[PDB]
Context: bound to proteins that are not shown
RNA sequence: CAACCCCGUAAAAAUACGGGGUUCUGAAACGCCAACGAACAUCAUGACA
RNA sequence: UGUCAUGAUGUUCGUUGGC
Numbered sequence: 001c002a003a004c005c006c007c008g009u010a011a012a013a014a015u016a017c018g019g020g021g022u023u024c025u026g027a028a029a030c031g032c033c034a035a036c037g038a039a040c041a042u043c044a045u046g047a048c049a
Numbered sequence: 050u051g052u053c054a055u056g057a058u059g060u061u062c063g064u065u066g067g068c
Base pairs, nucleotide, nucleotide: 004021006019032067034065037062042057045054046053047052048051
Other pairs, nucleotide, nucleotide, family: 002025cWW005020cWW008017tWS009016cWW010015cWW029068tWS031068cWS033066tWS035064cWW038061cWW039060cWW041058cWW049050cWW
C1' cells in the first nucleotide's frame, strides 16, 4: 500500500465515510540500499644487507 | 627477502541519510 474482524452515523450494493485491532492474511522489515568513516586481509608500486 | 611509505579491489562493525 492492500486484505479481515469489532464499535459508530446513512443504507440493502462489486455498500461509501470517520475511529481503534490483527505473529491466528499476503508482501525478504531482526530485511535490502547509498555516501562518509576505524580495523583487517589481498594485488600492482619506491627506499635497503 | 623481509621490512617502511604509497595509491587501488573486496569482506567485517559502527554513525548517518533513504526504503
This is an experimental structure of RNA from Ruminococcus sp. UBA7013, with 68 nucleotides shown. Chen et al. published it in Nucleic Acids Res. in 2025: "Mechanistic insights into Cas13d enzymes from cryo-EM structures of CasRx and DjCas13d". The reconstruction used 124,640 particles. The organism belongs to Ruminococcus, within Bacteria.